[PDB]
Context: bound to proteins that are not shown
DNA sequence: AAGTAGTTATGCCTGGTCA
DNA sequence: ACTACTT
């Protein structure tokens, strides 16, 4: 100390 | 004419894979 | 959507 995807909240 | 690609709010925070 | 460049 990382991509890639996936999903969530910002009356 | 009609297909194709380009851009599509801001920020924070998880949850599963991968050499 | 929505513009613009290719087809």
């Nucleotide at each position: 100390c990382a991509a890639c995807c996936a999903g969530g909240c910002u009356u």